[PDB]
Overview
The depositors describe the entry as "Crystal structure of NAD+ -II riboswitch in complex with NMN". An RNA from Streptococcus sp.: 61 nucleotides with solved positions. The organism belongs to Streptococcus, within Bacteria. Crystallisation conditions: 0.2M KCl, 0.01M MgCl2, 0.05M MES pH 5.6, 5% PEG8000. The work is reported in "Structure-based investigations of the NAD+-II riboswitch" (Xu et al., Nucleic Acids Res., 2023). The structure was determined by X-ray diffraction at 2.5 angstrom resolution and released in 2023. Bound small molecules: beta-nicotinamide ribose monophosphate (NMN).
C1' cells in the first nucleotide's frame, strides 16, 4: 500500500444503513428500490481471509 476487523457519543442500532447538500422528477401506488456528492482514532494480516481486543477529539438515527 492493500485486505480483514463496525469496538466506541448518553448508550443502544448503524457506518454496503442512515442523514446532509446538489441535480433531475408534477410523478396514480398498495413489497422495495433516480444520480450525484459530503466521517471515523487503533488492532491484526500480507492478494489471504481469517484471529481479537479497541476510541467520540470522527458520521448518522
Ligand atoms: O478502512 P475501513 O476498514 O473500511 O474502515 C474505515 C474506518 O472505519 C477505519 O479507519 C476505522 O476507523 C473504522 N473501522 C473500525 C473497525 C474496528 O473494528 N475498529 C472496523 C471497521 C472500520
Nucleotide at each position: 500500500g492493500g485486505a480483514g476487523c463496525g469496538u466506541u457519543a448518553c448508550g443502544u442500532c448503524c457506518g454496503a444503513a442512515a442523514g446532509u447538500c446538489g441535480c433531475a422528477u408534477u410523478g396514480c401506488a398498495c413489497u422495495c428500490c433516480g444520480c450525484g456528492a459530503c466521517a471515523c482514532g487503533g488492532c491484526u494480516c500480507u492478494u489471504u481471509a481469517a484471529a481479537a481486543a479497541c476510541a467520540a477529539a470522527a458520521g448518522g438515527a